[PDB]
RNA sequence: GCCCGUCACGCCAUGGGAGCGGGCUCUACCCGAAGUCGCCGGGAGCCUACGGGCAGGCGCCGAGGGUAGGGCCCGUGACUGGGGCGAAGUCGUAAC
Numbered sequence: 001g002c003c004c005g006u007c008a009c010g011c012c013a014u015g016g017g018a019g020c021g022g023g024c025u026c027u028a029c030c031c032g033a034a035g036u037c038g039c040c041g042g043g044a045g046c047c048u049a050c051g052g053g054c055a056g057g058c059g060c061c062g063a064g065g066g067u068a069g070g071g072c073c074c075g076u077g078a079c080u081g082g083g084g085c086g087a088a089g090u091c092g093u094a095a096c
Base pairs, nucleotide, nucleotide: 001096004092005091007089009086010085011084012083014081015080016079019076020075021074022073023072024071025070026069027068028067029066030065031064035061037059038058039057045054046053047052
C1' cells in the first nucleotide's frame, strides 16, 4: 500500500415461525334431478285390429349437494434467522 470480520444506521429481497386465509385434487359413506337401460304393468288406470302400447311402480348408473379424513401449491404472521447493496461512523489486525 493493501485488506478481514463484528458492531451502528438506511433500503431490498428472503428462511423459520403459535398460526390465520384461499385455490387444486383424492378417498369414503349419506341424500340424489333429468335421462337411458333393466324388471314389473299386481286386486288400480288409457288405447286395441286381443298380439301389444302408453301412464304409472321398482331397481342400476348418476350431476351435484353434505359429512369426514388425506395429499399438493399460493398468500399472509407477532417475533426470529441469516444474506445483498448503500462517499468519508466504532473496535481491533486475521490475510498479502
Primary citation: Connell et al., Mol.Cell (2007), "Structural basis for interaction of the ribosome with the switch regions of GTP-bound elongation factors". An RNA structure (Fragment of 16S rRNA (h44)) from Thermus thermophilus, in which 96 nucleotides are resolved. It was solved by electron microscopy to 7.3 angstroms. The depositors describe the entry as "Structural Basis for Interaction of the Ribosome with the Switch Regions of GTP-bound Elongation Factors". Keywords: RNA-Protein Complex, RIBOSOME. Rfam match: Bacterial small subunit ribosomal RNA. Its Rfam clan is "SSU clan". Rfam 15.1 lists 42,628 matches to the family in 10,626 species. Gene Ontology terms of the family: ribosome and structural constituent of ribosome.